[PDB]
This is an experimental structure of RNA, together with DNA, with 106 nucleotides shown.
It comes from the structure "Mycobacterium tuberculosis RNAP paused elongation complex with NusG transcription factor".
Among the 5 different proteins in the entry, which are not shown, are DNA-directed RNA polymerase subunit beta, DNA-directed RNA polymerase subunit beta' and Transcription termination/antitermination protein NusG.
It was solved by electron microscopy to 2.94 angstrom.

Context: bound to proteins that are not shown
RNA sequence: CCAAAAGAAGUCUUUCUUUUGG
RNA sequence: UAACCAGGAU
DNA sequence: AGAAAACCCTTTATTTGTTATATAGTATTTTATCCTC
DNA sequence: GAGGATAAAATACTATATCCTGGTTAAAGGGTTTTCT
Numbered sequence: 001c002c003a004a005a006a007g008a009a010g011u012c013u014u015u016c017u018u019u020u021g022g
Numbered sequence: 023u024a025a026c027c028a029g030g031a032u
Numbered sequence: 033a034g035a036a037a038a039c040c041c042t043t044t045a046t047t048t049g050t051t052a053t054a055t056a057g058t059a060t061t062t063t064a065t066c067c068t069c
Numbered sequence: 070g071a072g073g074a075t076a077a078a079a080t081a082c083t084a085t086a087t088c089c090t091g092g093t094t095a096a097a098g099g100g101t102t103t104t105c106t
Base pairs, nucleotide, nucleotide: 001022002021003020004019005018006017007016008015009014024094025093026092027091028090029089030088031087033106034105035104036103037102038101039100040099041098042097043096044095055084056083057082058081059080060079061078062077063076064075065074066073067072068071069070
């Protein structure tokens, strides 16, 4: 510094947290 | 991620 | 228990030996020969 | 004739502009292990 999954809030789609991968 | 060999340009 | 097909390691060995398209520059060891005593 | 000192030759090492891209990356042999019959 990036990807994926889950949870919360609002917007109807951004933010916060945890894990794995790099 | 590197080293070789090769091919080009100015 | 024996046979066959796939692993793990080594090593390119260095002979009483398988290796020849550069030149230009400097520096250091032979070595060969000449000069001296 | 022998020893030393100086030319000679012979080897040993060092250097030769910048930038880009593309293809390959071990073989071969011995000994061993494991599975199959």